[PDB]
Molecule: G20A/C92U mutant c-di-GMP riboswitch
RNA sequence: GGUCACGCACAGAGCAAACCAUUCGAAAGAGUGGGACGCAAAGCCUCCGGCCUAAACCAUUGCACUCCGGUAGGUAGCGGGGUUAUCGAUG
Ligand code: 2BA
Numbered sequence: 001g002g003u004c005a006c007g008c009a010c011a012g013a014g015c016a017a018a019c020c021a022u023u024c025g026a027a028a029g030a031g032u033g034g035g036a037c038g039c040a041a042a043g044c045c046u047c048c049g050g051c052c053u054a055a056a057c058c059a060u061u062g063c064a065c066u067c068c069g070g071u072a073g074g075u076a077g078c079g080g081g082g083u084u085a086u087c088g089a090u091g
Base pairs, nucleotide, nucleotide: 004091005090006088007087014039015038019034020033021032022031023030024029037077043083044082045081047080048079049078050075051074052073053072057070058069
C1' cells in the first nucleotide's frame, strides 16, 4: 500500500430531519430550492422482516376489537442483508 473486522479518537471532506416555497402524485410520499435535527455509511440497491399509503385492476355481502387479501406504490433517515467509500486510537 492492498485487505478481514471495528468506531473511544485524530485528518479531512460530506449528507441534511423538522419547517417553508415550489413542482410531481389519488395518497403515502418523492424531486428541486432555502433550512439544520441529527447521521460512521443518513453513499447506493426492496432480496428477508416491518411500517405506511391503497387511485386502478382482481378477489371479497365478510361479527371486528394487536394489526393483517392479491397486486401497485412508498420508506434505505425502521431493522436485516447485499454492495462501494474517508481516517486508523483499535482486534
Ligand atoms: P466525527 O467525525 O467528528 O463525527 C461525529 C458523529 O457524527 C459520528 O458519531 C457520526 O454519527 C456522525 N458523522 C460524522 N460524519 C459522518 C459521516 N461522514 N457519515 C456518517 N456519520 C457521520 P460516531 O459514529 O459515534 O463516531 C464518533 C467519531 O469517531 C467520529 O467523529 C469520527 O471521527 C470517528 N469515526 C467513527 N466511525 C468512523 C469512520 N467509519 N471513519 C472515520 N472516522 C470514524